[PDB]
RNA sequence: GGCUGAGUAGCUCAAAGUAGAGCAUACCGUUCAAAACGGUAAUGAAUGUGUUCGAUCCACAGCUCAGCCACCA
Repeated sequence: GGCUGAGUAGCUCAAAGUAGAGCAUACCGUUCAAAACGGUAAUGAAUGUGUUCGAUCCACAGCUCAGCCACCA
RNA backbone atom coordinates (compact mmCIF):
# COMPACT_ATOMS: atom_id res chain seq x y z
P G A 1 -2.54 4.37 2.54
O5' G A 1 -1.93 3.99 1.12
C5' G A 1 -0.66 3.36 1.02
C4' G A 1 -0.68 2.25 0.00
C3' G A 1 -1.92 1.37 0.00
O3' G A 1 -3.00 1.93 -0.72
C1' G A 1 0.00 0.00 0.00
P G A 2 -4.50 1.84 -0.14
O5' G A 2 -4.87 0.29 -0.27
C5' G A 2 -5.01 -0.32 -1.54
C4' G A 2 -5.34 -1.78 -1.43
C3' G A 2 -6.49 -2.14 -0.50
O3' G A 2 -7.76 -1.98 -1.12
C1' G A 2 -4.66 -3.54 -0.03
P C A 3 -9.09 -1.92 -0.22
O5' C A 3 -9.43 -3.45 0.05
C5' C A 3 -10.45 -3.83 0.97
C4' C A 3 -10.34 -5.28 1.34
C3' C A 3 -10.97 -5.68 2.67
O3' C A 3 -12.37 -5.89 2.58
C1' C A 3 -8.79 -6.55 2.56
P U A 4 -13.31 -5.57 3.84
O5' U A 4 -12.93 -6.70 4.90
C5' U A 4 -13.08 -8.07 4.57
C4' U A 4 -12.43 -8.96 5.61
C3' U A 4 -12.94 -8.79 7.03
O3' U A 4 -14.14 -9.49 7.28
C1' U A 4 -10.58 -8.79 7.03
P G A 5 -15.28 -8.84 8.22
O5' G A 5 -14.77 -9.13 9.70
C5' G A 5 -14.64 -10.46 10.17
C4' G A 5 -13.94 -10.51 11.51
C3' G A 5 -14.57 -9.68 12.62
O3' G A 5 -15.67 -10.32 13.24
C1' G A 5 -12.24 -9.28 12.56
P A A 6 -16.57 -9.53 14.31
O5' A A 6 -15.65 -9.46 15.61
C5' A A 6 -15.97 -8.59 16.69
C4' A A 6 -14.73 -8.19 17.45
C3' A A 6 -14.89 -7.01 18.41
O3' A A 6 -15.45 -7.39 19.66
C1' A A 6 -12.95 -6.70 17.10
P G A 7 -16.64 -6.54 20.31
O5' G A 7 -15.91 -5.25 20.90
C5' G A 7 -14.87 -5.38 21.85
C4' G A 7 -14.38 -4.03 22.32
C3' G A 7 -15.43 -3.14 22.97
O3' G A 7 -14.84 -2.34 23.99
C1' G A 7 -14.58 -2.08 21.04
P U A 8 -14.99 -2.75 25.54
O5' U A 8 -16.56 -2.64 25.81
C5' U A 8 -17.20 -1.38 25.83
C4' U A 8 -18.43 -1.40 26.72
C3' U A 8 -18.20 -1.80 28.16
O3' U A 8 -17.72 -0.73 28.96
C1' U A 8 -20.06 -2.98 27.30
P A A 9 -16.42 -0.91 29.88
O5' A A 9 -16.93 -0.56 31.35
C5' A A 9 -17.99 -1.30 31.95
C4' A A 9 -18.51 -0.62 33.19
C3' A A 9 -17.56 -0.62 34.38
O3' A A 9 -17.72 0.58 35.13
C1' A A 9 -19.55 -1.75 34.97
P G A 10 -16.76 1.85 34.86
O5' G A 10 -15.47 1.55 35.74
C5' G A 10 -14.32 2.37 35.64
C4' G A 10 -13.13 1.73 36.31
C3' G A 10 -12.66 0.42 35.69
O3' G A 10 -11.81 0.60 34.57
C1' G A 10 -12.87 0.14 38.02
P C A 11 -11.98 -0.32 33.27
O5' C A 11 -11.40 -1.73 33.73
C5' C A 11 -10.05 -1.86 34.16
C4' C A 11 -9.80 -3.21 34.78
C3' C A 11 -10.05 -4.41 33.88
O3' C A 11 -8.98 -4.69 33.00
C1' C A 11 -11.06 -4.77 35.99
P U A 12 -9.22 -5.65 31.73
O5' U A 12 -10.63 -6.33 32.03
C5' U A 12 -11.07 -7.45 31.28
C4' U A 12 -11.28 -8.65 32.16
C3' U A 12 -11.97 -9.84 31.51
O3' U A 12 -11.08 -10.63 30.74
C1' U A 12 -12.94 -9.41 33.62
P C A 13 -10.98 -10.44 29.15
O5' C A 13 -12.02 -11.49 28.56
C5' C A 13 -13.41 -11.20 28.50
C4' C A 13 -14.21 -12.18 29.31
C3' C A 13 -15.46 -12.73 28.64
O3' C A 13 -15.20 -13.78 27.73
C1' C A 13 -15.99 -12.03 30.82
P A A 14 -16.30 -14.17 26.63
O5' A A 14 -17.67 -13.68 27.27
C5' A A 14 -18.91 -13.96 26.66
C4' A A 14 -19.94 -14.38 27.67
C3' A A 14 -21.37 -14.50 27.17
O3' A A 14 -21.62 -15.72 26.49
C1' A A 14 -21.36 -13.30 29.20
P A A 15 -22.36 -15.72 25.06
O5' A A 15 -23.85 -15.29 25.41
C5' A A 15 -24.72 -14.79 24.40
C4' A A 15 -25.87 -14.02 24.98
C3' A A 15 -26.56 -13.04 24.05
O3' A A 15 -27.51 -13.65 23.20
C1' A A 15 -26.11 -11.98 26.12
P A A 16 -32.96 -12.18 16.04
O5' A A 16 -32.77 -10.72 16.63
C5' A A 16 -31.92 -10.50 17.74
C4' A A 16 -32.25 -9.20 18.44
C3' A A 16 -33.71 -9.01 18.83
O3' A A 16 -34.04 -9.68 20.04
C1' A A 16 -32.91 -7.05 17.79
P G A 17 -35.57 -10.01 20.38
O5' G A 17 -35.68 -9.74 21.95
C5' G A 17 -35.03 -8.63 22.54
C4' G A 17 -35.99 -7.76 23.32
C3' G A 17 -36.63 -8.43 24.53
O3' G A 17 -36.84 -7.47 25.57
C1' G A 17 -38.31 -7.79 23.00
P U A 18 -35.59 -6.68 26.22
O5' U A 18 -35.61 -7.08 27.76
C5' U A 18 -35.48 -8.42 28.18
C4' U A 18 -34.05 -8.75 28.57
C3' U A 18 -33.42 -7.84 29.62
O3' U A 18 -33.80 -8.16 30.94
C1' U A 18 -31.91 -8.17 27.83
P A A 19 -33.19 -7.34 32.18
O5' A A 19 -32.35 -6.17 31.51
C5' A A 19 -31.21 -5.62 32.15
C4' A A 19 -29.93 -6.11 31.52
C3' A A 19 -28.64 -5.83 32.28
O3' A A 19 -28.41 -6.74 33.34
C1' A A 19 -28.35 -5.26 30.01
P G A 20 -28.37 -6.21 34.85
O5' G A 20 -28.35 -7.54 35.72
C5' G A 20 -29.26 -8.60 35.45
C4' G A 20 -28.55 -9.86 35.06
C3' G A 20 -27.44 -10.32 36.00
O3' G A 20 -27.94 -11.01 37.14
C1' G A 20 -26.67 -10.42 33.77
P A A 21 -27.32 -10.73 38.59
O5' A A 21 -26.01 -11.64 38.63
C5' A A 21 -26.10 -13.05 38.49
C4' A A 21 -24.75 -13.68 38.28
C3' A A 21 -23.66 -13.26 39.25
O3' A A 21 -23.73 -13.95 40.49
C1' A A 21 -22.82 -13.18 37.04
P G A 22 -22.81 -13.49 41.72
O5' G A 22 -21.33 -13.86 41.24
C5' G A 22 -20.20 -13.35 41.92
C4' G A 22 -18.94 -13.57 41.12
C3' G A 22 -17.71 -12.81 41.60
O3' G A 22 -17.06 -13.45 42.69
C1' G A 22 -17.93 -12.55 39.27
P C A 23 -16.86 -12.69 44.09
O5' C A 23 -15.55 -11.81 43.87
C5' C A 23 -14.31 -12.42 43.55
C4' C A 23 -13.43 -11.49 42.76
C3' C A 23 -13.14 -10.14 43.41
O3' C A 23 -12.11 -10.20 44.38
C1' C A 23 -13.77 -9.81 41.16
P A A 24 -12.25 -9.35 45.74
O5' A A 24 -12.04 -7.84 45.27
C5' A A 24 -10.81 -7.42 44.69
C4' A A 24 -10.96 -6.11 43.97
C3' A A 24 -11.45 -4.94 44.81
O3' A A 24 -10.42 -4.34 45.58
C1' A A 24 -12.67 -5.02 42.80
P U A 25 -10.74 -3.78 47.05
O5' U A 25 -11.85 -2.67 46.80
C5' U A 25 -11.56 -1.51 46.03
C4' U A 25 -12.74 -0.57 45.96
C3' U A 25 -13.40 -0.23 47.28
O3' U A 25 -12.70 0.76 48.01
C1' U A 25 -15.06 -0.77 45.69
P A A 26 -12.75 0.76 49.62
O5' A A 26 -14.24 1.18 49.95
C5' A A 26 -14.76 2.43 49.51
C4' A A 26 -16.23 2.56 49.80
C3' A A 26 -16.66 2.24 51.22
O3' A A 26 -16.42 3.30 52.12
C1' A A 26 -18.12 1.17 49.70
P C A 27 -16.07 2.98 53.65
O5' C A 27 -17.46 2.56 54.29
C5' C A 27 -18.55 3.47 54.31
C4' C A 27 -19.77 2.85 54.94
C3' C A 27 -19.53 2.07 56.22
O3' C A 27 -19.39 2.89 57.36
C1' C A 27 -20.92 0.81 54.79
P C A 28 -18.38 2.45 58.53
O5' C A 28 -19.09 1.19 59.20
C5' C A 28 -20.33 1.35 59.87
C4' C A 28 -21.02 0.03 60.11
C3' C A 28 -20.30 -0.94 61.02
O3' C A 28 -20.45 -0.63 62.40
C1' C A 28 -21.11 -2.09 59.13
P G A 29 -19.30 -1.02 63.44
O5' G A 29 -19.43 -2.60 63.58
C5' G A 29 -20.66 -3.19 63.96
C4' G A 29 -20.67 -4.67 63.68
C3' G A 29 -19.56 -5.47 64.34
O3' G A 29 -19.84 -5.79 65.69
C1' G A 29 -19.75 -6.09 62.06
P U A 30 -18.65 -6.18 66.69
O5' U A 30 -18.41 -7.72 66.40
C5' U A 30 -17.30 -8.40 66.97
C4' U A 30 -16.79 -9.50 66.08
C3' U A 30 -15.31 -9.81 66.20
O3' U A 30 -15.02 -10.66 67.30
C1' U A 30 -15.88 -9.61 63.92
P U A 31 -14.54 -10.04 68.70
O5' U A 31 -12.99 -9.75 68.47
C5' U A 31 -12.07 -10.81 68.25
C4' U A 31 -10.72 -10.29 67.83
C3' U A 31 -10.20 -9.10 68.61
O3' U A 31 -9.62 -9.46 69.85
C1' U A 31 -9.91 -8.70 66.30
P C A 32 -9.88 -8.57 71.16
O5' C A 32 -9.36 -7.13 70.75
C5' C A 32 -9.45 -6.04 71.65
C4' C A 32 -8.34 -5.04 71.43
C3' C A 32 -8.10 -4.62 69.99
O3' C A 32 -9.00 -3.61 69.57
C1' C A 32 -6.04 -5.17 71.00
P A A 33 -9.83 -3.77 68.20
O5' A A 33 -8.78 -3.42 67.06
C5' A A 33 -8.32 -2.09 66.88
C4' A A 33 -7.12 -2.03 65.98
C3' A A 33 -7.31 -2.65 64.60
O3' A A 33 -7.96 -1.78 63.69
C1' A A 33 -5.31 -3.45 65.54
P A A 34 -8.94 -2.38 62.56
O5' A A 34 -7.95 -3.04 61.50
C5' A A 34 -7.10 -2.23 60.71
C4' A A 34 -6.06 -3.05 59.99
C3' A A 34 -6.59 -4.11 59.04
O3' A A 34 -6.97 -3.60 57.78
C1' A A 34 -4.95 -5.07 60.42
P A A 35 -8.21 -4.24 56.99
O5' A A 35 -7.67 -5.65 56.50
C5' A A 35 -6.66 -5.73 55.49
C4' A A 35 -6.13 -7.13 55.33
C3' A A 35 -7.14 -8.19 54.92
O3' A A 35 -7.42 -8.18 53.53
C1' A A 35 -5.80 -9.01 56.68
P A A 36 -8.91 -8.49 53.02
O5' A A 36 -9.15 -10.02 53.40
C5' A A 36 -8.45 -11.05 52.72
C4' A A 36 -8.57 -12.37 53.45
C3' A A 36 -9.97 -12.91 53.63
O3' A A 36 -10.47 -13.58 52.48
C1' A A 36 -8.84 -13.02 55.69
P C A 37 -12.00 -13.36 52.03
O5' C A 37 -12.85 -13.77 53.31
C5' C A 37 -12.82 -15.10 53.81
C4' C A 37 -13.53 -15.21 55.13
C3' C A 37 -14.99 -14.79 55.14
O3' C A 37 -15.86 -15.80 54.65
C1' C A 37 -13.89 -13.82 56.98
P G A 38 -17.12 -15.42 53.74
O5' G A 38 -18.17 -14.80 54.77
C5' G A 38 -18.76 -15.61 55.78
C4' G A 38 -19.63 -14.79 56.70
C3' G A 38 -20.67 -13.91 56.01
O3' G A 38 -21.83 -14.61 55.62
C1' G A 38 -19.52 -12.64 57.63
P G A 39 -22.64 -14.17 54.31
O5' G A 39 -23.41 -12.85 54.77
C5' G A 39 -24.36 -12.90 55.82
C4' G A 39 -24.82 -11.52 56.21
C3' G A 39 -25.33 -10.64 55.09
O3' G A 39 -26.67 -10.93 54.71
C1' G A 39 -23.84 -9.40 56.43
P U A 40 -27.14 -10.69 53.19
O5' U A 40 -27.16 -9.10 53.06
C5' U A 40 -28.02 -8.31 53.86
C4' U A 40 -27.76 -6.84 53.69
C3' U A 40 -27.80 -6.30 52.27
O3' U A 40 -29.12 -6.08 51.80
C1' U A 40 -25.89 -5.46 53.37
P A A 41 -29.37 -5.71 50.26
O5' A A 41 -28.74 -4.26 50.10
C5' A A 41 -28.59 -3.66 48.82
C4' A A 41 -27.74 -2.42 48.87
C3' A A 41 -27.26 -1.89 47.53
O3' A A 41 -28.24 -1.10 46.87
C1' A A 41 -25.45 -1.96 49.05
P A A 42 -28.47 -1.25 45.28
O5' A A 42 -27.41 -0.25 44.64
C5' A A 42 -27.42 1.13 44.94
C4' A A 42 -26.06 1.75 44.74
C3' A A 42 -25.54 1.74 43.31
O3' A A 42 -26.03 2.82 42.54
C1' A A 42 -23.87 0.90 44.76
P U A 43 -25.36 3.20 41.13
O5' U A 43 -25.14 1.80 40.41
C5' U A 43 -24.74 1.73 39.05
C4' U A 43 -23.24 1.77 38.91
C3' U A 43 -22.68 1.20 37.62
O3' U A 43 -22.71 2.12 36.54
C1' U A 43 -21.47 0.34 39.47
P G A 44 -24.06 2.35 35.70
O5' G A 44 -23.62 2.18 34.18
C5' G A 44 -22.55 2.95 33.65
C4' G A 44 -21.85 2.22 32.53
C3' G A 44 -22.67 1.99 31.27
O3' G A 44 -22.65 3.11 30.40
C1' G A 44 -21.66 -0.04 31.92
P A A 45 -23.23 2.99 28.90
O5' A A 45 -22.14 2.11 28.14
C5' A A 45 -22.11 2.06 26.72
C4' A A 45 -22.01 0.65 26.21
C3' A A 45 -22.51 0.41 24.79
O3' A A 45 -21.54 0.73 23.80
C1' A A 45 -23.45 -1.21 26.22
P A A 46 -21.98 1.43 22.42
O5' A A 46 -21.07 2.73 22.34
C5' A A 46 -20.79 3.50 23.49
C4' A A 46 -19.32 3.81 23.60
C3' A A 46 -18.82 4.96 22.73
O3' A A 46 -19.04 6.23 23.33
C1' A A 46 -17.41 3.10 22.43
P U A 47 -20.00 7.31 22.63
O5' U A 47 -19.00 8.37 21.99
C5' U A 47 -17.88 7.96 21.23
C4' U A 47 -17.96 8.43 19.81
C3' U A 47 -19.35 8.80 19.31
O3' U A 47 -19.73 10.12 19.68
C1' U A 47 -18.31 7.40 17.73
P G A 48 -21.21 10.40 20.26
O5' G A 48 -22.16 9.54 19.31
C5' G A 48 -23.27 10.14 18.65
C4' G A 48 -22.91 10.59 17.26
C3' G A 48 -24.03 10.53 16.23
O3' G A 48 -24.89 11.65 16.29
C1' G A 48 -22.07 9.55 15.33
P U A 49 -26.48 11.45 16.17
O5' U A 49 -26.69 10.96 14.67
C5' U A 49 -26.30 11.77 13.57
C4' U A 49 -26.28 10.99 12.28
C3' U A 49 -27.58 10.28 11.92
O3' U A 49 -28.53 11.13 11.32
C1' U A 49 -25.76 8.80 11.65
P G A 50 -30.06 10.66 11.18
O5' G A 50 -29.98 9.39 10.23
C5' G A 50 -31.09 8.51 10.10
C4' G A 50 -30.78 7.36 9.17
C3' G A 50 -31.78 6.22 9.18
O3' G A 50 -32.92 6.48 8.38
C1' G A 50 -29.59 5.35 9.34
P U A 51 -34.37 5.98 8.86
O5' U A 51 -34.27 4.39 8.80
C5' U A 51 -34.05 3.72 7.57
C4' U A 51 -33.89 2.23 7.78
C3' U A 51 -35.00 1.56 8.57
O3' U A 51 -36.13 1.26 7.78
C1' U A 51 -32.90 0.88 9.42
P U A 52 -37.59 1.72 8.25
O5' U A 52 -37.93 0.75 9.47
C5' U A 52 -37.98 -0.66 9.29
C4' U A 52 -37.96 -1.39 10.61
C3' U A 52 -39.00 -0.95 11.63
O3' U A 52 -40.28 -1.51 11.40
C1' U A 52 -36.89 -1.13 12.67
P C A 53 -41.59 -0.59 11.53
O5' C A 53 -41.58 -0.12 13.05
C5' C A 53 -42.45 0.91 13.50
C4' C A 53 -42.67 0.84 14.99
C3' C A 53 -41.41 0.74 15.84
O3' C A 53 -40.80 2.00 16.06
C1' C A 53 -42.98 -0.89 16.55
P G A 54 -39.27 2.25 15.63
O5' G A 54 -38.42 1.59 16.81
C5' G A 54 -38.41 2.16 18.10
C4' G A 54 -38.10 1.13 19.16
C3' G A 54 -36.72 0.50 19.10
O3' G A 54 -35.73 1.32 19.71
C1' G A 54 -38.35 -1.19 19.36
P A A 55 -34.30 1.51 19.00
O5' A A 55 -33.66 0.05 18.99
C5' A A 55 -33.43 -0.66 20.20
C4' A A 55 -32.19 -1.51 20.12
C3' A A 55 -30.88 -0.73 20.09
O3' A A 55 -29.85 -1.49 20.73
C1' A A 55 -31.10 -1.95 18.08
P U A 56 -29.75 -1.54 22.33
O5' U A 56 -28.34 -2.23 22.63
C5' U A 56 -27.13 -1.48 22.60
C4' U A 56 -25.93 -2.36 22.36
C3' U A 56 -25.89 -3.11 21.04
O3' U A 56 -25.43 -2.31 19.97
C1' U A 56 -25.31 -4.58 22.82
P C A 57 -26.36 -2.10 18.67
O5' C A 57 -26.41 -3.53 17.98
C5' C A 57 -25.23 -4.26 17.69
C4' C A 57 -25.51 -5.73 17.48
C3' C A 57 -26.36 -6.04 16.25
O3' C A 57 -25.97 -7.30 15.70
C1' C A 57 -27.50 -6.76 18.19
P C A 58 -25.09 -7.36 14.36
O5' C A 58 -26.07 -6.80 13.23
C5' C A 58 -26.90 -7.68 12.49
C4' C A 58 -27.73 -6.93 11.48
C3' C A 58 -27.00 -5.88 10.66
O3' C A 58 -26.28 -6.42 9.58
C1' C A 58 -29.03 -4.98 11.47
P A A 59 -24.82 -5.85 9.21
O5' A A 59 -25.13 -4.45 8.50
C5' A A 59 -25.82 -4.41 7.26
C4' A A 59 -26.17 -2.99 6.87
C3' A A 59 -25.00 -2.02 6.77
O3' A A 59 -24.30 -2.13 5.54
C1' A A 59 -26.75 -1.02 8.00
P C A 60 -22.71 -1.98 5.50
O5' C A 60 -22.46 -0.41 5.63
C5' C A 60 -22.90 0.48 4.61
C4' C A 60 -22.87 1.92 5.08
C3' C A 60 -21.52 2.44 5.54
O3' C A 60 -20.69 2.83 4.47
C1' C A 60 -23.18 3.04 7.11
P A A 61 -19.11 2.53 4.51
O5' A A 61 -18.49 3.79 5.26
C5' A A 61 -18.53 5.08 4.68
C4' A A 61 -18.38 6.17 5.71
C3' A A 61 -17.07 6.15 6.49
O3' A A 61 -16.01 6.77 5.79
C1' A A 61 -18.88 6.36 8.00
P G A 62 -14.48 6.53 6.24
O5' G A 62 -14.31 7.48 7.50
C5' G A 62 -13.19 7.34 8.37
C4' G A 62 -13.37 8.14 9.63
C3' G A 62 -12.56 7.69 10.84
O3' G A 62 -11.22 8.15 10.83
C1' G A 62 -14.81 8.01 11.49
P C A 63 -10.03 7.18 11.28
O5' C A 63 -9.38 7.90 12.55
C5' C A 63 -10.13 8.78 13.37
C4' C A 63 -10.12 8.36 14.82
C3' C A 63 -9.24 7.17 15.17
O3' C A 63 -7.87 7.50 15.31
C1' C A 63 -11.36 6.90 16.16
P U A 64 -6.75 6.39 15.07
O5' U A 64 -6.99 5.33 16.24
C5' U A 64 -6.80 5.69 17.60
C4' U A 64 -7.25 4.58 18.53
C3' U A 64 -6.56 3.24 18.34
O3' U A 64 -5.29 3.17 18.96
C1' U A 64 -8.90 2.91 18.49
P C A 65 -3.96 3.18 18.06
O5' C A 65 -4.28 2.19 16.86
C5' C A 65 -3.92 0.82 16.91
C4' C A 65 -5.06 -0.05 17.35
C3' C A 65 -4.94 -1.53 17.01
O3' C A 65 -4.12 -2.24 17.93
C1' C A 65 -7.10 -0.76 16.43
P A A 66 -2.53 -2.03 17.93
O5' A A 66 -1.94 -3.48 18.20
C5' A A 66 -1.81 -4.42 17.15
C4' A A 66 -2.88 -5.48 17.20
C3' A A 66 -2.78 -6.59 16.16
O3' A A 66 -1.86 -7.60 16.53
C1' A A 66 -4.99 -5.76 16.21
P G A 67 -0.70 -8.06 15.52
O5' G A 67 -1.45 -9.01 14.49
C5' G A 67 -2.02 -10.24 14.92
C4' G A 67 -2.97 -10.80 13.89
C3' G A 67 -2.41 -10.97 12.48
O3' G A 67 -1.63 -12.14 12.33
C1' G A 67 -4.51 -9.92 12.36
P C A 68 -0.35 -12.14 11.35
O5' C A 68 -0.98 -12.24 9.89
C5' C A 68 -1.71 -13.40 9.49
C4' C A 68 -2.55 -13.13 8.26
C3' C A 68 -1.79 -12.78 6.99
O3' C A 68 -1.28 -13.92 6.32
C1' C A 68 -3.57 -11.26 7.28
P C A 69 0.12 -13.83 5.53
O5' C A 69 -0.25 -13.08 4.18
C5' C A 69 -1.07 -13.69 3.20
C4' C A 69 -1.45 -12.73 2.10
C3' C A 69 -0.29 -12.12 1.33
O3' C A 69 0.21 -12.98 0.31
C1' C A 69 -1.80 -10.41 1.94
P A A 70 1.68 -12.74 -0.29
O5' A A 70 1.63 -11.24 -0.84
C5' A A 70 2.82 -10.56 -1.18
C4' A A 70 2.55 -9.14 -1.61
C3' A A 70 3.77 -8.23 -1.69
O3' A A 70 4.50 -8.39 -2.89
C1' A A 70 2.05 -7.13 -0.50
P C A 71 5.69 -9.47 -2.98
O5' C A 71 4.98 -10.76 -3.57
C5' C A 71 5.44 -12.07 -3.24
C4' C A 71 4.92 -13.10 -4.21
C3' C A 71 5.54 -13.08 -5.59
O3' C A 71 6.77 -13.79 -5.65
C1' C A 71 3.19 -13.14 -5.79
P C A 72 7.92 -13.34 -6.67
O5' C A 72 7.33 -13.72 -8.10
C5' C A 72 7.37 -15.05 -8.58
C4' C A 72 7.25 -15.11 -10.08
C3' C A 72 8.20 -14.21 -10.85
O3' C A 72 9.48 -14.80 -11.04
C1' C A 72 6.00 -13.95 -11.69
P A A 73 10.74 -14.36 -10.14
O5' A A 73 10.93 -12.81 -10.46
C5' A A 73 11.85 -12.38 -11.45
C4' A A 73 11.34 -12.66 -12.84
C3' A A 73 12.17 -12.05 -13.97
O3' A A 73 12.14 -12.90 -15.11
C1' A A 73 9.97 -11.19 -14.04